The PDB entry is titled "Wobble base paired RNA double helix".
Shown are 36 nucleotides from a PDB entry: RNA.
It was solved by X-ray diffraction to 1.38 A.
Crystallisation conditions: PEG 6000, Lithium chloride, Citric Acid.
The work is reported in "A novel form of RNA double helix based on G&#183;U and C&#183;A+ wobble base pairing" (Garg and Heinemann, RNA, 2018).
RNA sequence: UGUUCUCUACGAAGAACA
RNA sequence: UGUUCUCUACGAAGAACA
Numbered sequence: 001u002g003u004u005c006u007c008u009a010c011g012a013a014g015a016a017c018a
Numbered sequence: 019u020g021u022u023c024u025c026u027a028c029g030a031a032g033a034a035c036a
Stems, first nucleotide, its partner, number of pairs: 001036006008029001011026001013024006
Other pairs, nucleotide, nucleotide, family: 007030cWW009028cWW010027cWW012025cWW
C1' cells in the first nucleotide's frame, strides 16, 4: 500500500415517527 | 430540527491475510 473486517467520527440523498 | 432507519461517500485507531 491492497482486500476483508472491528471500533469510533462524519458528508450527500431518501424514509418513518415527533 | 430531534430520534430511529435505508443507501452511498469518507477521517482516526486496531486486526487478519497479501